An RNA structure, in which 24 nucleotides are resolved.
The model includes bound 5'-O-[(R)-(2-amino-1H-imidazol-1-yl)(hydroxy)phosphoryl]guanosine (EQ4).
Keywords: RNA, pyrophosphate.
Released in 2019, the model rests on X-ray diffraction data to a resolution of 1.6 angstrom.
Wright et al. published it in J.Am.Chem.Soc. in 2019: "Prebiotically Plausible 'Patching' of RNA Backbone Cleavage through a 3'-5' Pyrophosphate Linkage".
The depositors describe the entry as "RNA-monomer complex containing pyrophosphate linkage".
RNA sequence: GACUUAAGUCGG
RNA sequence: GACUUAAGUCGG
Ligand code: EQ4
Repeated sequence: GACUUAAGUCGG
Repeated sequence: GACUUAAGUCGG
RNA backbone atom coordinates (compact mmCIF):
# COMPACT_ATOMS: atom_id res chain seq x y z
P G A 1 -1.16 4.23 3.21
O5' G A 1 -1.20 3.14 2.04
C5' G A 1 -0.80 3.49 0.70
C4' G A 1 -0.69 2.22 0.00
C3' G A 1 -1.90 1.36 0.00
O3' G A 1 -2.86 2.02 -0.70
C1' G A 1 0.00 0.00 0.00
P A A 2 -4.43 1.81 -0.44
O5' A A 2 -4.84 0.40 -1.09
C5' A A 2 -4.71 0.23 -2.48
C4' A A 2 -4.69 -1.24 -2.83
C3' A A 2 -5.83 -2.08 -2.27
O3' A A 2 -6.92 -1.91 -3.15
C1' A A 2 -3.82 -3.18 -1.79
P C A 3 -8.38 -2.04 -2.57
O5' C A 3 -8.59 -3.59 -2.30
C5' C A 3 -8.45 -4.54 -3.35
C4' C A 3 -8.25 -5.91 -2.79
C3' C A 3 -9.33 -6.41 -1.86
O3' C A 3 -10.44 -6.97 -2.55
C1' C A 3 -7.27 -6.81 -0.87
P U A 4 -11.85 -7.05 -1.95
O5' U A 4 -11.74 -8.25 -0.90
C5' U A 4 -11.48 -9.61 -1.27
C4' U A 4 -11.37 -10.44 -0.03
C3' U A 4 -12.54 -10.30 0.94
O3' U A 4 -13.67 -11.10 0.52
C1' U A 4 -10.54 -10.16 2.13
P U A 5 -15.07 -10.51 0.76
O5' U A 5 -15.34 -10.61 2.32
C5' U A 5 -15.44 -11.93 2.83
C4' U A 5 -15.47 -11.91 4.33
C3' U A 5 -16.41 -10.92 4.97
O3' U A 5 -17.78 -11.37 4.97
C1' U A 5 -14.33 -10.80 6.04
P A A 6 -18.95 -10.38 4.86
O5' A A 6 -19.01 -9.60 6.22
C5' A A 6 -19.37 -10.33 7.38
C4' A A 6 -19.10 -9.51 8.60
C3' A A 6 -19.79 -8.14 8.73
O3' A A 6 -21.10 -8.33 9.21
C1' A A 6 -17.55 -7.93 9.34
P A A 7 -22.26 -7.28 8.84
O5' A A 7 -21.91 -6.02 9.75
C5' A A 7 -22.25 -6.05 11.15
C4' A A 7 -21.66 -4.91 11.90
C3' A A 7 -22.11 -3.52 11.48
O3' A A 7 -23.38 -3.22 11.97
C1' A A 7 -19.82 -3.46 11.73
P G A 8 -24.34 -2.22 11.13
O5' G A 8 -23.66 -0.80 11.28
C5' G A 8 -23.52 -0.15 12.53
C4' G A 8 -22.67 1.07 12.37
C3' G A 8 -23.11 2.10 11.33
O3' G A 8 -24.18 2.87 11.82
C1' G A 8 -20.83 1.73 11.07
P U A 9 -25.18 3.68 10.87
O5' U A 9 -24.33 4.94 10.36
C5' U A 9 -23.77 5.92 11.21
C4' U A 9 -22.87 6.84 10.41
C3' U A 9 -23.46 7.40 9.14
O3' U A 9 -24.30 8.50 9.42
C1' U A 9 -21.31 6.61 8.67
P C A 10 -25.49 8.83 8.49
O5' C A 10 -24.87 9.46 7.16
C5' C A 10 -24.10 10.65 7.25
C4' C A 10 -23.30 10.82 5.98
C3' C A 10 -24.05 10.79 4.68
O3' C A 10 -24.59 12.07 4.39
C1' C A 10 -22.15 9.43 4.48
P G A 11 -25.92 12.20 3.58
O5' G A 11 -25.56 11.75 2.10
C5' G A 11 -24.72 12.55 1.29
C4' G A 11 -24.43 11.89 -0.02
C3' G A 11 -25.62 11.49 -0.88
O3' G A 11 -26.19 12.61 -1.59
C1' G A 11 -23.96 9.78 -0.89
O5' G A 12 -27.98 10.95 -3.20
C5' G A 12 -27.48 10.75 -4.55
C4' G A 12 -27.13 9.27 -4.86
C3' G A 12 -28.34 8.48 -5.45
O3' G A 12 -28.89 9.01 -6.68
C1' G A 12 -26.72 6.99 -4.48
P G B 1 -19.04 -1.06 -5.85
O5' G B 1 -18.83 0.50 -5.52
C5' G B 1 -18.32 1.40 -6.49
C4' G B 1 -18.43 2.76 -5.81
C3' G B 1 -17.65 2.93 -4.56
O3' G B 1 -16.27 2.87 -4.95
C1' G B 1 -19.65 4.07 -4.29
P A B 2 -15.21 2.45 -3.87
O5' A B 2 -15.01 3.68 -2.89
C5' A B 2 -14.52 4.92 -3.41
C4' A B 2 -14.71 5.98 -2.37
C3' A B 2 -14.11 5.68 -1.00
O3' A B 2 -12.70 5.89 -0.93
C1' A B 2 -16.29 6.44 -0.69
P C B 3 -11.79 4.97 0.00
O5' C B 3 -12.09 5.46 1.46
C5' C B 3 -11.80 6.81 1.84
C4' C B 3 -12.55 7.20 3.07
C3' C B 3 -12.27 6.37 4.31
O3' C B 3 -11.02 6.80 4.83
C1' C B 3 -14.57 6.61 4.13
P U B 4 -10.16 5.85 5.80
O5' U B 4 -11.06 5.72 7.10
C5' U B 4 -11.33 6.80 7.98
C4' U B 4 -12.26 6.39 9.10
C3' U B 4 -11.83 5.14 9.88
O3' U B 4 -10.79 5.44 10.79
C1' U B 4 -14.09 4.96 9.32
P U B 5 -9.75 4.34 11.22
O5' U B 5 -10.63 3.34 12.12
C5' U B 5 -11.30 3.70 13.32
C4' U B 5 -12.23 2.57 13.70
C3' U B 5 -11.60 1.19 13.84
O3' U B 5 -10.86 1.09 15.05
C1' U B 5 -13.62 0.99 12.66
P A B 6 -9.55 0.25 15.11
O5' A B 6 -10.06 -1.26 15.06
C5' A B 6 -10.86 -1.81 16.11
C4' A B 6 -11.28 -3.24 15.78
C3' A B 6 -10.25 -4.18 15.14
O3' A B 6 -9.22 -4.61 16.05
C1' A B 6 -12.28 -4.40 14.00
P A B 7 -7.78 -5.02 15.56
O5' A B 7 -8.04 -6.46 14.94
C5' A B 7 -8.56 -7.55 15.69
C4' A B 7 -8.92 -8.68 14.77
C3' A B 7 -7.79 -9.19 13.90
O3' A B 7 -7.07 -10.17 14.65
C1' A B 7 -9.73 -8.84 12.58
P G B 8 -5.59 -10.46 14.18
O5' G B 8 -5.87 -11.29 12.86
C5' G B 8 -5.03 -11.21 11.79
C4' G B 8 -5.68 -11.98 10.67
C3' G B 8 -4.74 -12.04 9.49
O3' G B 8 -3.90 -13.17 9.63
C1' G B 8 -6.78 -11.06 8.81
P U B 9 -2.46 -13.14 9.07
O5' U B 9 -2.64 -13.11 7.49
C5' U B 9 -3.14 -14.24 6.76
C4' U B 9 -3.25 -13.90 5.31
C3' U B 9 -2.02 -13.35 4.64
O3' U B 9 -1.09 -14.40 4.25
C1' U B 9 -3.81 -11.97 4.07
P C B 10 0.42 -14.11 4.18
O5' C B 10 0.66 -13.37 2.79
C5' C B 10 0.25 -13.92 1.54
C4' C B 10 0.16 -12.81 0.52
C3' C B 10 1.39 -11.94 0.32
O3' C B 10 2.26 -12.60 -0.59
C1' C B 10 -0.53 -10.56 0.43
P G B 11 3.80 -12.41 -0.47
O5' G B 11 4.06 -10.90 -0.85
C5' G B 11 3.93 -10.49 -2.18
C4' G B 11 4.15 -9.01 -2.28
C3' G B 11 5.44 -8.47 -1.71
O3' G B 11 6.50 -8.59 -2.66
C1' G B 11 3.62 -7.05 -1.16
O5' G B 12 8.54 -6.68 -0.16
C5' G B 12 8.34 -5.86 -1.30
C4' G B 12 8.09 -4.48 -0.86
C3' G B 12 9.03 -4.15 0.27
O3' G B 12 10.38 -4.22 -0.19
C1' G B 12 6.96 -3.22 0.66
P1 EQ4 C 1 7.40 -10.25 6.70
O1 EQ4 C 1 7.20 -10.42 8.27
O2 EQ4 C 1 7.97 -11.54 6.26
C1 EQ4 C 1 9.43 -8.65 7.61
O3 EQ4 C 1 8.53 -9.08 6.56
C2 EQ4 C 1 8.89 -7.48 8.53
O4 EQ4 C 1 9.38 -6.15 8.15
C3 EQ4 C 1 7.36 -7.34 8.66
O5 EQ4 C 1 7.04 -7.86 9.95
C4 EQ4 C 1 7.02 -5.83 8.51
O6 EQ4 C 1 6.78 -5.25 9.78
C5 EQ4 C 1 8.28 -5.13 8.05
N1 EQ4 C 1 9.38 -1.08 5.38
C6 EQ4 C 1 8.94 -1.18 6.72
N2 EQ4 C 1 8.79 -0.13 7.51
N3 EQ4 C 1 8.69 -2.37 7.16
C7 EQ4 C 1 8.89 -3.45 6.37
C8 EQ4 C 1 9.29 -3.38 5.07
C9 EQ4 C 1 9.57 -2.16 4.57
O7 EQ4 C 1 10.01 -1.85 3.46
N4 EQ4 C 1 9.39 -4.64 4.61
C10 EQ4 C 1 8.99 -5.49 5.59
N5 EQ4 C 1 8.64 -4.73 6.68
N6 EQ4 C 1 5.72 -9.52 5.85
C11 EQ4 C 1 5.80 -8.23 5.45
C12 EQ4 C 1 4.64 -7.85 4.92
N7 EQ4 C 1 3.77 -8.87 4.95
C13 EQ4 C 1 4.43 -9.89 5.51
N8 EQ4 C 1 3.82 -11.08 5.68